[PDB]
Context: bound to proteins that are not shown
RNA sequence: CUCGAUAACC
RNA sequence: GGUUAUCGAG
Numbered sequence: 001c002u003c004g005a006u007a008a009c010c
Numbered sequence: 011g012g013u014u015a016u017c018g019a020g
Stems, first nucleotide, its partner, number of pairs: 001020008
């Protein structure tokens, strides 16, 4: 750098 | 639309 997630919150 | 953070990938 890009792509794949998740928690969180406004 | 966002955001902070967290992980794997060529």
Method: X-ray crystallography, resolution 3.2 angstrom. The entry became public in 2010. An RNA: 20 nucleotides with solved positions. Yang et al. published it in Structure in 2010: "Structure of arabidopsis HYPONASTIC LEAVES1 and its molecular implications for miRNA processing". The entry also contains F21M12.9 protein, not shown here. It comes from the structure "Structure of Arabidopsis HYL1 and its molecular implications for miRNA processing".